Background
Entry title: CRYSTAL STRUCTURE OF A 14 BASE PAIR RNA DUPLEX WITH NONSYMMETRICAL TANDEM G.U WOBBLE BASE PAIRS. Solved structure of RNA, 28 nucleotides shown. Crystals were grown from: pH 6.5, VAPOR DIFFUSION, HANGING DROP, temperature 293.0K.

C1' cells in the first nucleotide's frame, strides 16, 4: 500500500 | 438508534 479491526472525529441521509 | 461515506492515529496479517 492491500485486506481485517478499533480510540477519537467529520459529512450525507433515515 | 441506524446505514452509507469519510479525517487523524493504534494493532494484526499479507
Nucleotide at each position: 500500500g492491500g485486506u481485517a479491526u478499533u480510540g477519537c472525529g467529520g459529512u450525507a441521509c433515515c